Annotation
Method: X-ray diffraction, resolution 3.5 angstroms. The entry became public in 2005. Solved structure of RNA (Diels-Alder ribozyme), 49 nucleotides shown. Crystallisation conditions: PEG400, sodium cacodylate, magnesium acetate, 1,6-hexandiol, sodium chloride, cadmium chloride, pH 6.5, VAPOR DIFFUSION, HANGING DROP, temperature 293K. The entry also models cadmium and magnesium ions.

RNA sequence: GGGCGAGGCCGUGCCAGCUCUUCGGAGCAAUACUCGGC
RNA sequence: GGAGCUCGCCC
Repeated sequence: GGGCGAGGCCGUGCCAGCUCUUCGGAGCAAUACUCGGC
Repeated sequence: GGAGCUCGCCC
């Protein structure tokens, strides 16, 4: 390498998905071990 | 519903 077990606290929330769109945009949730801090 | 790493258990 596979497949289940684990990676504390805090904060933010990618692609997809949803909803809305004036089609340029706006919003929604669930989301980091990983991004930031303790 | 996405990719990947550290650790273990496994077969």